[PDB]
Context: bound to proteins that are not shown
RNA sequence: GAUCUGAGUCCGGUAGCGCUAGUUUUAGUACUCUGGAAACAGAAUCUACUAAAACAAGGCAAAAUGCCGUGUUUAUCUCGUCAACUUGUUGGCGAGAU
DNA sequence: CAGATCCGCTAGCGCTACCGGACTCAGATCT
DNA sequence: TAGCGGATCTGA
Numbered sequence: 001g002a003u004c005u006g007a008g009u010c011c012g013g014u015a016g017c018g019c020u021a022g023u024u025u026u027a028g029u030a031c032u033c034u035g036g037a038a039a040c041a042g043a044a045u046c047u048a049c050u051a052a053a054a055c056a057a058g059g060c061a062a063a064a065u066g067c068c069g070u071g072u073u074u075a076u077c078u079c080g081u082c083a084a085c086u087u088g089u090u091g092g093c094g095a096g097a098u
Numbered sequence: 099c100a101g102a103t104c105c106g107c108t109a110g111c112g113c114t115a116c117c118g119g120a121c122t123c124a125g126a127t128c129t
Numbered sequence: 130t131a132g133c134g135g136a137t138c139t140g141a
Base pairs, nucleotide, nucleotide: 002127004125005124006123007122008121009120010119011118012117013116014115015114016113017112018111019110020109021108022055023054024053025052026051027050028049029048030047032043033042034041035040058068060066078094080093081092099140100139101138102137103136104135105134106133107132
C1' cells in the first nucleotide's frame, strides 16, 4: 500500500410507493362583436378560470384486479447442426469479406 | 437544388428498502 | 441534455 471486520458522517446507485403540476381537446363561465327601435342568444374561438379525458404508438387482462411499453447488452454475411412453440430471426462451433 | 439558418425538445418534490463507494478512527493478515 | 428531427429560405 492492498484485503477483512464495525462505529460514524458525506456522496452515488438499483428498485418501489405517492404528490402537485405541465401539453392538448371537449364542455361550461367570463369578454368580443351583432342584431337592440325590446326580449333573446346568433356568431367569434382570441384571453383566462373550472371540470373530465388523452398523454411516448400501442399490447395484454377480465373487472374476483390489476400488469407491460422510452434502459442493459449488438459489425455484416454464407456454412452443416440445435432451439425456438418449426421460413428468413436466435444458443454455439467453423469460414469469408481491407 | 443545396446548404444555411432558425427552432423546438414535460416538471418540481418526498418519502422507503437494500446495495456500493470515498474519507477517519481502533485493531487483524499479505506484499 | 446538447445532440437530434425538421422546416425555411435565400441563392434562382
Molecule: sgRNA